This is an experimental structure of RNA with a sequence from Clostridium acetobutylicum, with 200 nucleotides shown. The entry also models magnesium ions. Rfam match: raiA RNA. Method: cryo-electron microscopy, resolution 3.02 angstroms. The entry became public in 2025. Keywords: non-coding RNA, cryo-EM, structural biology, RNA. The depositors describe the entry as "Cryo-EM structure of the Rail RNA motif".
[PDB]
RNA sequence: AAGUUAGGUUUGUGGUUGAAAGUCGAUGCCAGUCGCAGGCAAAACGAUCCACGUAAGUUAAACAAAGUUUUAAUGAGCAUGGUGCGGCUUAGAAGUAAGUCCUGCCGCUUUAGGCGAGAGUAUUAGUAGUGAGAGGGUAAUUCCGGGUAGCGAAACUUCCAGCAGGCGAGUGUGGGGUCAAAGACCAGGUCAACUAACUU
Numbered sequence: 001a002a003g004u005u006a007g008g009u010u011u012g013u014g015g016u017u018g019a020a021a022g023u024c025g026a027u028g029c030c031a032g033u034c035g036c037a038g039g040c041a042a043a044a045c046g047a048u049c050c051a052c053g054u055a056a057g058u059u060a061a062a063c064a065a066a067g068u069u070u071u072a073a074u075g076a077g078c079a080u081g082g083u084g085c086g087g088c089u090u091a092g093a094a095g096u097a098a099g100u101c102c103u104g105c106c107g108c109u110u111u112a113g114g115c116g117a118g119a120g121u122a123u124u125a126g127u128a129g130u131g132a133g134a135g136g137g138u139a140a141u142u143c144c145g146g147g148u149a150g151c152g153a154a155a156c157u158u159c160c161a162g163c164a165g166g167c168g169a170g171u172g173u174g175g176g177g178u179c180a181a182a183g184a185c186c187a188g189g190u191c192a193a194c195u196a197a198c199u200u
Base pairs, nucleotide, nucleotide: 001200002199003198004197005196006195007194010193011192012191013187014186015185016184022048023047024046025045028040029039030038032088033087034086035085036084037083049175050174051173052172057074058073059072060071061070062069080180081179099167101166102165103164104163105162106116107115108114118160120159129151130150135144136143
Other pairs, nucleotide, nucleotide, family: 008012cWH008189tHS008191cWH013190tWS017021tWH018020tHS025028cSS025043tWS026043tWH040043cSS042188tSS053077cWW054076tWH055089cSS056075tHS065066cWS079176tHS084129tSS092170cSS096098tHS097102cSS098166tSS110113tWS119168tHS121158cWW122157cWW124155tWS125154tHH126127cHS126152tWS127153tWH128152tHS131147tHS131149tHS132148tWH133146tWH134145tHS137142cWW138139cSS139140tHS147148cHS168179tWS177180cHS177182tWS189190cHS
C1' cells in the first nucleotide's frame, strides 16, 4: 500500500431517465377548520396556481368571564383527483359519449360477462377506527339509550404488459394553464467515508 471483519450512540441516505426531479414540516406538517385514530425527521408520510373580498375558525380588548355578543386583525375554493369517521361552514345544481373515464380497431380466450398498467381487480375485511337518531330526565351537553344501528380504511401478499383519438363541466370577483416536471422510477443501513482488528 491492497484486501475481508466489527462499529448506525463516529458520519452522510444512494442511484437511474431527463435541459430541468424542485420548496416546506418538530410547541411541527398531513386536500376549509376542530375531536378521536393513524403516518412522518435516511422526509419511506405528506402538503404544494396568483391578487382581492369573505363563512366556519383562531387571536386581543370590552369585565368578571361566559354562556354569548360586539368590535379589530386574520382566515379556503376556481389546480389535478391526494388517510378514515364525526361536529361547524358549505348556499352550488346536474353539464357531457366521457371517473363506474369514453369511443374505434386489435389481442386475450375471455365465459355468459369481462380484462388490456389505472383517479385499477382479488385479499387483509365488513376487521382497525369512528359513532348517532327516536326515546328518559332536567336540563348540563352531562350522561343513559350505546360502544348498539350506520359509515368504513391502510401496510405486507396477488392479477392484468395495446395503439390511436378524446373529457376530465359549473360551484364569489379579476387574471392564467389545458393533464404540464401540476415533481417520476428503483434500492434502502442500500452505497460510501471514517476508526479499529487479521494476510500480502
The 2024 paper behind the entry is "Scaffold-enabled high-resolution cryo-EM structure determination of RNA". The sample was in a buffer at pH 6.5.